[PDB]
RNA sequence: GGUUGCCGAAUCCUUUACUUGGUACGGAGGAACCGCUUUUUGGGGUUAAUCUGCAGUGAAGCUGCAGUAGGGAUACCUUCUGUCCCGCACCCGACAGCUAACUCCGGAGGCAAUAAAGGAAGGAG
Numbered sequence: 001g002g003u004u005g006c007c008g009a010a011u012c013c014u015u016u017a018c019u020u021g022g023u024a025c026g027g028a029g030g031a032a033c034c035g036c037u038u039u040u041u042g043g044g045g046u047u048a049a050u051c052u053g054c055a056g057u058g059a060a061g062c063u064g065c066a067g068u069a070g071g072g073a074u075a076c077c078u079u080c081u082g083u084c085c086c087g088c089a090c091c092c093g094a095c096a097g098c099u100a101a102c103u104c105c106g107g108a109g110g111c112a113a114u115a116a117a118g119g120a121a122g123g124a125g
Base pairs, nucleotide, nucleotide: 004112005111006110007109012022013021025106026105027104028103029102034097040094042095043092044091045090046089051067052066053065054064055063056062070086071085072084073083074082076123077122078121079120080119081118
Other pairs, nucleotide, nucleotide, family: 003005tHS008010tHS008108tHS009106tSS011023cWW014020cWW024107tHS030101tHS031099tHS033098cWW042093tHS043096cWS047049tHS047088tHS048070cSS048086tWS050068cWW057058tHS069087tHS082116tWS092096tWS095096cSS
């Protein structure tokens, strides 16, 4: 941006009535200065989704418990308090610190129903 409300960058417009072109909103690469000199022990990116011990294994991986960096909701809005939760997955392909000019891309999906949709402060009304 959108929704009745919620996570998320992800909503609209336009074609042909297939996908072409746009868009709110987002991601990566890429100087100087600064930074790192740690580079098969590979390394890196999006995301909150990382990192720990334990076991199932003897390795990498997977599975599971217990955690944890981090993150979401709490229902008019923000914050605090309390409460309830998430802590996945995908990809680059030897290779990327930051990074102006510039370059290349995404703009999907999934949920909620008498409730802790509690309490307080300040707003809005």
An RNA from Homo sapiens: 125 nucleotides with solved positions. Keywords: microRNA, RNA processing, Protein-RNA interaction, RNA. Rfam match: c-di-AMP riboswitch aptamer (ydaO/yuaA leader). Rfam's curators write: This family represents a conserved RNA structure found upstream of the ydaO and yuaA genes in Bacillus subtilis and related genes in other bacteria. The ydaO/yuaA element is thought to act as a genetic 'off' switch for the ydaO and yuaA genes in its native state. It is believed that the element may be triggered during osmotic shock leading to activation of ydaO, a predicted amino acid transporter gene, and members of the yuaA-yubG operon which code for KtrA and KtrB K+ transporters. The literature on the family includes a 2004 paper in Proc Natl Acad Sci U S A by Barrick et al., "New RNA motifs suggest an expanded scope for riboswitches in bacterial genetic control". It comes from the structure "Structure of Human pir-miRNA-300 Apical Loop Fused to the YdaO Riboswitch Scaffold". Crystals were grown from: 1.90 M (NH4)2SO4, 0.158 M Li2SO4, and 0.1 M NaHEPES pH 7.4. NCBI's taxonomy places the organism under Eukaryota, Opisthokonta, Deuterostomia, Haplorrhini, Homo. It was solved by X-ray crystallography to 3.08 A.